[PDB]
RNA sequence: GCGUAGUUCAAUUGGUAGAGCACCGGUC
RNA sequence: AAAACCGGG
RNA sequence: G
RNA sequence: UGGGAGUUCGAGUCUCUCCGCC
Numbered sequence: 001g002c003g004u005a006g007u008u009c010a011a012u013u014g015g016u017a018g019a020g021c022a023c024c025g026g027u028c
Numbered sequence: 029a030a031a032a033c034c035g036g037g
Numbered sequence: 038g
Numbered sequence: 039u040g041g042g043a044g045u046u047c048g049a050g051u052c053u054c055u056c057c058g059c060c
Base pairs, nucleotide, nucleotide: 001059002058003057006021007020008019009018015047023036024035025034026033027032040056041055042054043053044052
Other pairs, nucleotide, nucleotide, family: 004010tWH004017tWS005006cHS005007cHS005019tHH005037tWS010017tWS011039tWW014046tWS014048cWS015016cHS018038tWH020037tWH028031tWW045049tWH046048tHS
């Protein structure tokens, strides 16, 4: 220096964390 | 069953 | 979470 | 938001502590 969802990642001087995969459900 | 599509963060 |  | 604590009305964000990986 980093530590974030099961995992890979995201997230401006402090204002309440969201994408891909995986997963679960539905149409057939 | 799986796949595909759709929804669930 |  | 690794566990806990501090400041703040409010902490992934600032700070301390313990833990874990270069």
Entry title: E. coli dihydrouridine synthase C (DusC) in complex with tRNATrp. Solved structure of RNA (tRNATrp) with a sequence from Escherichia coli K-12, 60 nucleotides shown. Protein in the same entry: tRNA-dihydrouridine synthase C. It was solved by X-ray diffraction to 2.55 angstrom. NCBI's taxonomy places the organism under Bacteria, Pseudomonadati, Gammaproteobacteria, Escherichia, Escherichia coli. It is bound to flavin mononucleotide (FMN). It holds a match to the Rfam family "tRNA". From the family's description: Transfer RNA (tRNA) molecules are approximately 80 nucleotides in length. Their secondary structure includes four short double-helical elements and three loops (D, anti-codon, and T loops).